Solved structure of RNA (Large Subunit rRNA, nucleotides 1130 to 1848) from Giardia lamblia ATCC 50803, 714 nucleotides shown. Entry title: Giardia ribosome in POST-T state, no E-site tRNA (A6). The sample was in a buffer at pH 7.5. It holds a match to the Rfam family "Archaeal large subunit ribosomal RNA". Its family is annotated with ribosome and structural constituent of ribosome in the Gene Ontology. A reference for the family is Yusupov et al. (2001), "Crystal structure of the ribosome at 5.5 A resolution", Science. Rfam 15.1 lists 2,955 matches to the family in 1,139 species. Released in 2023, the model rests on electron microscopy data to a resolution of 3.33 A. Majumdar et al. published it in Nucleic Acids Res. in 2023: "Insights into translocation mechanism and ribosome evolution from cryo-EM structures of translocation intermediates of Giardia intestinalis". Among the 71 different proteins in the entry, which are not shown, are Ribosomal protein S10B, Ribosomal protein L10a and Ribosomal protein L44.
Context: one part of a larger RNA, bound to proteins that are not shown
RNA sequence: CAGCAGUAGCCGCUACUCCGCGCCCCGGAGGACUGAGGGGGAGACGGGUUCCGCGGCGCCUGCAUCUGGCCGCGGGUGACUCGGGCCUAAGCGGCGGGUGAAGACCGGGAAGGGGCGUGCCCGCCCGUCGAACGGGGAGCCGGCGGAGACUCCGGCAGGCGCGGCCCCCGCGGAGACGCCCGCCCCCCGGCGACGCGCACGGGGACCGCGGCGGGCGGCGCCCCGGCCCGCGAACGCCCCGCAGCCCCCGGACGCCUUGCGCGGAGAGGGGGGCCCGGGGGCGGA
RNA sequence: CCGCGCGUCCCCGGCCGCCCCUGAAAAGCCGGGGGGCGCCGGCCGCGCGCCGUACCGACCGCAGCAGGACUCCGGGGUCAGCAGCCUCUAGCGCGGGAGCGAACGCGGCUCAGGGAAGUCGGCAAGCCGGCUCCGUAACCUCGGGAAAAGGAGUGGCUCUGACGGC
RNA sequence: CCGGGUCAGAACUGGAACGGACGCGGGGAUCCCGACUGUUUACUAGAAACACAGCGUCGCGAGGGCCGCACCCGGCGCUGGCGCGACGUGAUUUCUGCCCAGUGCCACGACCGUCACCGUGAAGCGAUCCGCCGAAGCCCUGGUAAACGGCGGGAGUAACUAUGACUCUCUUAAGGUAGCCAAAUGCCUCGUCGGGCAAUUUCCGACGUGCAUGAAUGGACCAACGAGGAUCCCACUGUCCCGAGCCGCGCCUCCGCGAGCCU
Numbered sequence: 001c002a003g004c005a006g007u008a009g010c011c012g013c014u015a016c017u018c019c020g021c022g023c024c025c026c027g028g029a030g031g032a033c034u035g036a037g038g039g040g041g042a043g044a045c046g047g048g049u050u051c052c053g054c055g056g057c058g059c060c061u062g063c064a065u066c067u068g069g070c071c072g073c074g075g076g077u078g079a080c081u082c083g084g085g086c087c088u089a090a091g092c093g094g095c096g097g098g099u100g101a102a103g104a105c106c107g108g109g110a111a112g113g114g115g116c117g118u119g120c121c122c123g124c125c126c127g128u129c130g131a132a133c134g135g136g137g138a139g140c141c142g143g144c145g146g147a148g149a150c151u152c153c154g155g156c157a158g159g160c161g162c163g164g165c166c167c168c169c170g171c172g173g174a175g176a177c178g179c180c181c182g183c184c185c186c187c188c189g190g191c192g193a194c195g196c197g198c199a200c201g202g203g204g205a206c207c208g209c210g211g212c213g214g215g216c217g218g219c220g221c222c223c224c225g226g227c228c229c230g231c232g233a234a235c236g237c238c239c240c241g242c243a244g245c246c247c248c249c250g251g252a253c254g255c256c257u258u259g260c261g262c263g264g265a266g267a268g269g270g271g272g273g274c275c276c277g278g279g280g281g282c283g284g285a
Numbered sequence: 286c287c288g289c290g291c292g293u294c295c296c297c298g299g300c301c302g303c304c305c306c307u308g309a310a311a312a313g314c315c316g317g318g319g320g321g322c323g324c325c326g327g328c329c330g331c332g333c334g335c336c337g338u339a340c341c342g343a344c345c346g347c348a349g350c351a352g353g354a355c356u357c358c359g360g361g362g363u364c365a366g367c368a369g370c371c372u373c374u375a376g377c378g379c380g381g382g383a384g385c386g387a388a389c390g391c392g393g394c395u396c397a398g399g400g401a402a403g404u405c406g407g408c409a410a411g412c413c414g415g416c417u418c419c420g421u422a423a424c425c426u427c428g429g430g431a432a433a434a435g436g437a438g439u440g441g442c443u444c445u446g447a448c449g450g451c
Numbered sequence: 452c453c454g455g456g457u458c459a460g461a462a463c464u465g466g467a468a469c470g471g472a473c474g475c476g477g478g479g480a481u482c483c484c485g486a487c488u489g490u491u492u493a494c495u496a497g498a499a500a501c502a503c504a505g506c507g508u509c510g511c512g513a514g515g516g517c518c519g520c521a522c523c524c525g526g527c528g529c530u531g532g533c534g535c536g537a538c539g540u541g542a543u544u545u546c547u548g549c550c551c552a553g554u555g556c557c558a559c560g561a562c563c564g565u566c567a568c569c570g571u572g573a574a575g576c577g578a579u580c581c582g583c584c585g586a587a588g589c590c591c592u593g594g595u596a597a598a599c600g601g602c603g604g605g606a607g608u609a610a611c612u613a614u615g616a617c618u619c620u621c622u623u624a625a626g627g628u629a630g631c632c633a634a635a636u637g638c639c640u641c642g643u644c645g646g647g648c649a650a651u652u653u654c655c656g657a658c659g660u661g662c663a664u665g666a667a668u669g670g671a672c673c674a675a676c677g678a679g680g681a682u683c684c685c686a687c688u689g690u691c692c693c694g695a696g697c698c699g700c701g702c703c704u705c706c707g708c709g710a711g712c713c714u
Base pairs, nucleotide, nucleotide: 002714003713009708010707016030017029018028019027020026033376034375040358041357042356043355046341050339051075052074053073054072055071056070060068080158081157082337083336084335086135087134091129092127093126097106098105099104108124113122114121115120116119139156140155141154142153143152159333160332161331162330163329164328165327166326170179171178172177183321184320185319186318187317188316189315190314191313195303196302197301200298201297202296203295204294205293206292207290208289209288210287211286212230213229214228215227216226235283236282237281238280239279240278244274245273246272247271248270249269254262255261304308344353345352360372361371362370363369381706382705383704384703389701390700391699392698393697394696395695396694398692399691402690407687415439416438417437418436419435424429426542440464441463443461444460445459446458447457448456449453450452465469477685478684479683480682481681482680483679484677485676489501490500505540506539507538508537509536510535511534516527517526518525544671545670546669548602549601550600553599554598555595556594557593558592560591564589565588570583571582572581574579603621604620605619606618607617630664631661642658643657644656645655646654
Other pairs, nucleotide, nucleotide, family: 004712cWW005711tHH006007cHS006709tWS007710tWH008709tHS010380tSS013039tHS013379tWS015031tWS015032tHS020022tWH022025tWS023066tWS031378cWH032377cWW033039tWS034039cHS035372tHS035374tHS036359tSS036373tWH037367tHS038374tWW039377cSS047340cWW047343cSS049051tHS049077tWW056058cWS057059cHS057060tHS057068tWH059070cWS061067cWW062380cWS063381tWS075147tSS076077cWH079338tWH080138tWS083132cSS085136tHS087311cSS088131tWH088310cSS089130tHS090130tHS095110tWS096107tHS098523cSS100103tHS108110tHS112125tWS117119cWS131134tHS134309tWS135311tWS135312tWS137159cSS138158cSS140233cSS144149tWH156234tWS167325cWW168324tHS173176tHS175247cSS176272tSS182322cWH182324cSS192312tHS193311tHH194310tHH199258cWS199299cWW218223cWS219222tHS232285tWS233285tHH234284tHS242276tHS243275tWW243298tSS250268tHS251252cHS251266tWS251267tHS252263tWS252266tHS254267tSS256260tHS257259tHS258299cHS259300tWS304306tSS306308cSS340343tWS341343cSS346350tWS364366tHS364368tHS369473cSS387702tHS388702tWS397693tWW400688tHS400690tHS401403cHS401407tHS401408cWH401409cWW401688tWH403690cSS404406tHS411687cSS413476tHS414470cWS420434tHS421433tHS422431tHH423430tHS425428tWS426428cHS429674tSS440471cWS442462cWW468469cWH469471cSS470474tWS484635tHS485673tWH486675tWS487503tHS491498tWH504541tHS506597tWS512531tSS513530tWW513531tWS515528tWW519524cWH540667cSS546666tWS547667cWH550624cSS551595tWW551598tWH561590cWW563590cWW566587tWS573580cWW575577tHS596599cHS601624tWS601625tSS608616tHS609614tWH615616cHS615617tHS622626tWS623625tHS627628cHS627665tWS628666tWH629665tHS629670tWS630670tSS631634cWS633640cWW634636cHS637639tWS647653cWW648650tHS651653tHS666669cSS689693cWS689694tWS
C1' cells in the first nucleotide's frame, strides 16, 4: 500500500413526536421507559481532577452535533465532635544471642525499666507494627454558593484539657438503695466484650384511613368520592417505663406463658427499690 | 393540625431451643478492700494542634467492551410474598437514521384430522400448576412414600352468620 | 358503642364464564449405579467420579511417634490414648468363607551361616600381608490376608432316555464358600425360555462349568434421594404425516460511516 469494497457490518437495554431559531443540545407540550434486589439517591475501593463555570469544535463523541465526560481558559476539597491518628485481632517485625562460606535465616534466658525526688522505693522479660468495616470521649437544627458541608455561617449543645477565683474532708433510709461526687499505690473486680435461631412482646420510622384548615385539577354525566400540602433535631431538666432483678412483712398448691417457667433455699398477696438504646411534659422553637 | 388502623422495616426486651460448633483482643475508663494522704466541687475565662474531605454511568478487562466490580436507604396497587405485572418519587429517551414489507435467518404465535407413526434417543415444544375441599396405592430404615394417583369447586353483585375491647 | 377483615353459609346473575393477565409439578410402572445434603476438571466430562457419617486396620506413653529442615531451629501440641498421625472400605439391613506357598510386614524370636570399619594377633626392611573379632542387616525360625494378593482338571456311573447325588484318578498355599449373573462384568451371542409388541440386536422375570462374577482389591440388599444411565405406559403436543398462515427484528434499497480475512 492494492484488489475484495462503498463490501461485511453500525440487530442488547420497549421510543419517540410536534413546535420554538432548533443540533441527537435546550425550552414548553404530548406519548413512553428504568419500576424502591431501580437506567434512583449515596459511600468503601480503584482511577486522579475526570468535578464546576465560561468559550470553542481542530481532534475525539465508532451517524451527526450548536453536544459532551472532548479541547482552551479561570476556579473548586475549610472539622475539638465524622474518619484517619489511637488500640489491639489474624499476623508481622524486634531481641543478649544461635547458625550458615556468606547473602541471610532463626531466637527469651540475657546486669533489658519506672516513679517521685536528688534520696529512696517499686519492678524478670519488646513493640509509636497490623483494621478509613472491629474497640473508641463528645453534634445537632436551620441557612448560604457555579463547583463542599456532621467541616462554612447563624443558632444551640456536648466532650476533654488548661488557667484564675471561690468552696472545704459525707449524710439519709428498716432494708433494697437514695442523694449535695477525694486523690495515689498495692491487690480484687467491672465496662469495653461480643454465636445462631423460631416464635412473641415493646418502641421508632414508614404506611394507610378518616376529620378539619389551605391550595389545585378535571367536569357530557356524577362528584363533601380525584390530587397536593399541613413540619418539629441534638441536648438540658422533670415524670412515667412491660418484662427482668432485688428489699420488707408474711408463711403457702398457688402464680403465671404464645411457648413456658416458678415457689418453704420463701410463692401468692400487700407495699417498696433498681435497670430498661424508650415514651410524655417543659424548653429548644 | 386532630384522631385512628392494619401491615412493613429496623432496633430492643423477656424467655425457649441448638452444639463432640460454645461463639476475639487490647487501649482507655471505673468501682472495691488495704494502706498512705488530702481532697473534691461551683463559677468564670481560655485552648483543642497534624492528616483526609471535588467528583465518579469516570474502576478493571486494548473500546463510548449485551463482560466483571462490595456496601447503605428502600413508597403504592394486585398478592403468601422483597415473586411476576403495572405505578408515585427520582432518573431518563442509550456506536445513527429513513424506507420497503422478498427469500432465508432470528426470536414469537396459531393450526383441520391423527397423534411420536418422527428420532440414536419424546431433543424441542406441549400438558400440569394458585387456593379450598374430597380422595389417596404398593412399598418402607415406620421418619417417609404424598402435592402420590384420581377428582370437585373458584367471577361479579346482594345479603346472613362467626371472632374481640368497653 | 368502639374496632379487625379474615373465615364460613346462602340467594341472584352472566354467549356453558372466573388462579379470566401474571405467577405457577405433567403423572405412573420399573431396571442399573451412587445411601443421602454436599464437592468436582475457571474455558468441550457435574457423573456411576471425589467427599461423607459409619466401619475396621496400623503405629505411638513424650528421654515418644509422624512430618517439616543448608543449618540454627520448627509443626502436630495452648495436644496426651474417648489423643495424635497413617491408611483402606464407604449410611443402614444382612453378612464377610478358604489360602502365610510367593511378595510385603513383624518379632531381647533367635544367634547358626554370612556380614564392615576399627581393634588386636603373627610375618616383614618397611610399604604391607595374612589371621582373628564380628554391630546392624541378610539368612534362619515362627506370626500376620478389613497386608498386596490368590482361590484346578480328566474318566466311569440311577430302572425311561437323559441328569449325575455317587465313585475313581491326577493336581494344589488354597482350589471360589454365602450370595449373584448374560449385569456398567458373558467372548461366543441378536444365548435359551417366559412376559411385553402386529412386528423386539433394547427392556424385564428366569436359567447359568460364569471368554474373564464374588465376599472392606468388599458380596448381597433400594426405603429416601438424584440437572445420574436405561425401558415402558397414561396424558400431551407441528417430533412427524405435510406443511400452511401471521407478527416483530435483521436481510434488501437509501442517507451518513466504514473495516477484517484472504490473494